[PDB]
RNA sequence: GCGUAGCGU
RNA sequence: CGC
RNA sequence: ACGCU
Numbered sequence: 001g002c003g004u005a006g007c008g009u
Numbered sequence: 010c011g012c
Numbered sequence: 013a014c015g016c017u
Base pairs, nucleotide, nucleotide: 001016002015004013006012007011008010
C1' cells in the first nucleotide's frame, strides 16, 4: 500500500 | 442496512 | 478477522 472470507433483521 |  | 511487499 493492498488483497481475502463470513454473519445478522 | 450493518459488523 | 486474516495475507503479502
The RNA has 17 modelled nucleotides. The entry is indexed under RNA, modification. It was solved by solution-state NMR.